[PDB]
RNA sequence: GGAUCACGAGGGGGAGACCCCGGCAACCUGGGACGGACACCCAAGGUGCUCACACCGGAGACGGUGGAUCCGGCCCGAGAGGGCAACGAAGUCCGU
Numbered sequence: 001g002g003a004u005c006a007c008g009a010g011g012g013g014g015a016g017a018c019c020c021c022g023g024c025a026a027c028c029u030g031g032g033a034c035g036g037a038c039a040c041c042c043a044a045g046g047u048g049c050u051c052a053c054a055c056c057g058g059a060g061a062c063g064g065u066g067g068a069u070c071c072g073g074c075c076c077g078a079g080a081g082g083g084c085a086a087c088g089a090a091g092u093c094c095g096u
Stems, first nucleotide, its partner, number of pairs: 001071005010021004022050003027046003030042003034095004053066005073084004
Other pairs, nucleotide, nucleotide, family: 008024cSS009023cSS009049tWS014016tHS014017tHS026027cHS026043tWS029086tWS031090tSS037039cHS042089cSS044086cSS045072tSS058060tHS058061tHS072085cWW077080tHS
């Protein structure tokens, strides 16, 4: 910088940070022959969320400032770089 802050989904530990187990979700990865996915599916890998963003302005709609989350993960390497895993689930649209 871009996108979201609508919906959705809780029990147990800890003083708190945060942790365990479920669940919601669909931002990234992966899979969906090959090339396209911005839109579709799965929900495995990576998060996130799992009571609730806050403050100013508005009658309200909504706007502004701040903030939160994602824009894959791990291992080795002085960099350049090298390596590893990703479901028993899914089988979309267009095109050669």
The depositors describe the entry as "Structure of the SAM-I/IV riboswitch (env87(deltaU92, deltaG93))". An RNA structure (SAM-I/IV variant riboswitch aptamer domain), in which 96 nucleotides are resolved. On the sample the depositors note: in vitro T7 RNA polymerase transcript. Bound small molecules: s-adenosylmethionine (SAM). Crystallisation conditions: 50 mM Na-cacodylate, pH 8.0, 40 mM magnesium acetate, 300 mM KCl, 7% 2-methyl-2,4-pentanediol (MPD), 1 mM cobalt hexammine, VAPOR DIFFUSION, HANGING DROP, temperature 303K. It was solved by X-ray diffraction to 2.95 angstroms. Ions in the entry include magnesium. The entry is indexed under Riboswitch, Gene regulation, SAM binding, RNA. Rfam match: SAM-I/IV (S-adenosyl methionine) riboswitch aptamer. Rfam 15.1 lists 567 matches to the family in 508 species. The literature on the family includes a 2008 paper in RNA by Weinberg et al., "The aptamer core of SAM-IV riboswitches mimics the ligand-binding site of SAM-I riboswitches". Its Rfam clan is "SAM clan". Gene Ontology terms of the family: regulation of gene expression and S-adenosylmethionine metabolic process.